[PDB]
RNA sequence: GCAUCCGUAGCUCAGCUGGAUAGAGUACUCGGCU
RNA sequence: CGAACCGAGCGG
RNA sequence: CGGAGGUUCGAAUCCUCCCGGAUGCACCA
Numbered sequence: 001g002c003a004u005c006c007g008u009a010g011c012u013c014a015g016c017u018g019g020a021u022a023g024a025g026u027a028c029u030c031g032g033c034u
Numbered sequence: 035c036g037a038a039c040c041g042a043g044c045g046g
Numbered sequence: 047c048g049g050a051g052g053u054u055c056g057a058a059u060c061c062u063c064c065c066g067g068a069u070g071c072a073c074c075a
Base pairs, nucleotide, nucleotide: 001071002070003069004068005067006066007065010026011025012024013023028043029042030041031040032039048064049063050062051061052060
Other pairs, nucleotide, nucleotide, family: 008014tWH008022tWS009010cHS009024tHH009045cWH010045cHS014022tWS015047tWS015058tWS016047tWW019054tWW020055cWW022046tWS026045cWW027044cWW053057tWH054056tHS
């Protein structure tokens, strides 16, 4: 001074791979029962 | 009874 | 769906611009 890549429940990550419209575990509420 | 187990919901 | 601009009937996903992070290179005012 360029070159590339990453950014997504509170968190950790799939990215619903490049337009034919968001997923899981965890965090938390309730329930199952205990 | 706490552990420990599960499924919904919520939380972008 | 990190944010703001480009298209198209179709982008959190592709283009431009930035922000933060990283790895690289570079580097002899």
The RNA (tRNA-Arg (E-site)) from Escherichia coli has 75 modelled nucleotides. It holds a match to the Rfam family "tRNA". Gene Ontology term of the family: triplet codon-amino acid adaptor activity. The depositors describe the entry as "Escherichia coli paused disome complex (leading 70S non-rotated closed PRE state)". The entry has 53 different proteins, among them Small ribosomal subunit protein uS5, 50S ribosomal protein L2 and Small ribosomal subunit protein uS11. Primary citation: Flugel et al., Nat Commun (2024), "Transient disome complex formation in native polysomes during ongoing protein synthesis captured by cryo-EM". The structure was determined by cryo-electron microscopy at 3.09 angstrom resolution and released in 2024. The sample was in a buffer at pH 7.6. The entry also models zinc and magnesium ions.